[PDB]
RNA sequence: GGCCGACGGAGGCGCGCCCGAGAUGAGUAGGCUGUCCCAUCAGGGGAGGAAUCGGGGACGGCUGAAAGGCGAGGGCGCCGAAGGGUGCAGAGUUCCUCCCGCUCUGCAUGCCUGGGGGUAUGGGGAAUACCCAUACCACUGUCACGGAGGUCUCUCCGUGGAGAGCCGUCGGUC
Repeated sequence: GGCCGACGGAGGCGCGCCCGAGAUGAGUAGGCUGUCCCAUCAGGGGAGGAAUCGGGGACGGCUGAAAGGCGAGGGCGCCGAAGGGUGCAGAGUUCCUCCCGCUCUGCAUGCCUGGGGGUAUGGGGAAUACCCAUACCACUGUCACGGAGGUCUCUCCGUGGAGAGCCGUCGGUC
C1' cells in the first nucleotide's frame, strides 16, 4: 500500500420517535326531518349480487361530532441519520362479495437520495398549514483533480464525484 473486518468521530435550520394546552377539522360527516328530482338506479374505477316494504339524489329545516395532519418548546434515539421507489403481507375505503386505485402498518430490498434551503411542477391531506416526489438554481460538508498564497500543513480560487463517502484508532490478511 490493496482487500477484509471492528471500534471512534464531523457536516447543521442535520435525521427520526414521542409528549403537548389549544387551533384547524366544521356548522363538515352523521342522526331526526320537509318538499322535490332519479326511475331501476348504492362506492374513487370496474365485475357479480341481495333489498323494490328498497336505494340514491337536489335544495332546505332542527341538531351536531371524531380521526388522521398541525401544535410553544421539551424528552428520547441517532449522523443511510433517514426519506422514497419496488416486491410480499395485513388493516381501512360501498349495503354485501371480487379485482384495481388510494390511506395507514409490518417485512424485505444499496433500486434512488451526502445534507439543508429557494423557486416550479405534481402526489398525499378538509387545508393555507404539514408530509412526499421530480426538475432547475445556487449553498453546504467531504474527498479527488487543476491553481494562487503560506511553508510543515493551513488559507483561499476553480472543476468533478457520491455517504457503498470521508477523518481517525485498531485487528485479520495478500